Context: bound to proteins that are not shown
Formats: sequence, structure tokens, C1' cells
RNA sequence: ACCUCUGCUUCUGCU
RNA sequence: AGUAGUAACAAGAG
Repeated sequence: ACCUCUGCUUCUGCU
Repeated sequence: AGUAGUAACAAGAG
């Protein structure tokens, strides 16, 4: 948080 | 709504 990160990045368990 | 087609997106996370 009218703030920040991300644009293929995988979710058995912390749930 | 719609794209789409045996299941999703229509923002997700902190």
C1' cells in the first nucleotide's frame, strides 16, 4: 500500500 | 461479455 515487485519459472510439505 | 474448447484467462504476489 491510489506503495513496490512480476510477465515462460514449475506449489510435495511449511497451509 | 468475450476469446476459447474437455480448462483456463478475463492480472498475480507482497
Notes:
This is an experimental structure of RNA (3 end; 5 end) with a sequence from Influenza B virus, with 29 nucleotides shown. Released in 2019, the model rests on electron microscopy data to a resolution of 3.1 A. The PDB entry is titled "Influenza B polymerase pre-initiation complex". It was solved together with Polymerase acidic protein, RNA-directed RNA polymerase catalytic subunit and Polymerase basic protein 2. The reconstruction used 30,000 particles. The entry also models magnesium ions.